[PDB]
Molecule: A-site tRNA-Tyr
Organism: Homo sapiens
RNA sequence: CCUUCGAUAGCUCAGUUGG
RNA sequence: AGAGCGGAGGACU
RNA sequence: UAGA
RNA sequence: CCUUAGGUCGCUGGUUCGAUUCCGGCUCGAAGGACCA
Repeated sequence: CCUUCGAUAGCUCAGUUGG
Repeated sequence: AGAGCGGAGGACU
Repeated sequence: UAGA
Repeated sequence: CCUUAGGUCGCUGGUUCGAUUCCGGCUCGAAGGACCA
C1' cells in the first nucleotide's frame, strides 16, 4: 500500500435481507 | 431492537 | 442491620 | 429471590412503500498478502 471483518444500553454480547 | 451483568426499587434481616 |  | 427503566444501532449519502440489516464514502479496531536473483 492493497485485500477481508467489526463498531448495537454503563460492560459483554444476540439480533435471518428489509417490517 | 433484545439477553445477561451492572444500576434502581421491592422482599428478607 | 448488612452480605449473599 | 422478585420487579424494573434504559439505547444518537460509529457518522454520512444512496436503493427501497420502509434499512440496525443491502450498496458507497469516511473514523477507528482487528486479521492476512504482496519483495530480487